[PDB]
RNA sequence: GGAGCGUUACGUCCGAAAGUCGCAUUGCACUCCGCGACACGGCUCUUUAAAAACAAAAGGA
Ligand code: NMN
Numbered sequence: 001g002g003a004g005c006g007u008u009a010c011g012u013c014c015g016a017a018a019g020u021c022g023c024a025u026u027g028c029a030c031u032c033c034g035c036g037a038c039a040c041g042g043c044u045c046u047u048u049a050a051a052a053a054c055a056a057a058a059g060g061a
Base pairs, nucleotide, nucleotide: 001046002045003044004043005042006040012061013060014059019038020037021036022035023034
C1' cells in the first nucleotide's frame, strides 16, 4: 500500500443506503432506478477472506 471488519452521536437504522451542492430535465405514472461531486478513529490479515473486538474530535436518516 491492499483487502476484510459498519462497532460507535440521545441511541437506533444506515454508511453499496441516505442527505447535500452542482449539472441536466416541463416530463402521463401506477414496482424501482439521469450524471457528477462532497466523512470516519481503530483492529485484523497480507492478492486472501477469514477472525473479534472497537471510536462522535468523522457522514447521512
Ligand atoms: O476503508 P474502509 O474499510 O472502506 O472503511 C472506511 C472507513 O470506515 C474506515 O476508515 C473506518 O473508519 C470505517 N469502517 C469501520 C469499520 C469497523 O468495523 N470499525 C468497518 C468498515 C469501515
The RNA from Streptococcus sp. has 61 modelled nucleotides. The 2023 paper behind the entry is "Structure-based investigations of the NAD+-II riboswitch". Ions in the entry include magnesium. Protein in the same entry: U1 small nuclear ribonucleoprotein A. Crystals were grown from: 0.2M KCl, 0.01M MgCl2, 0.05M MES pH 5.6, 5% PEG8000. The depositors describe the entry as "Crystal structure of NAD+ -II riboswitch in complex with NMN".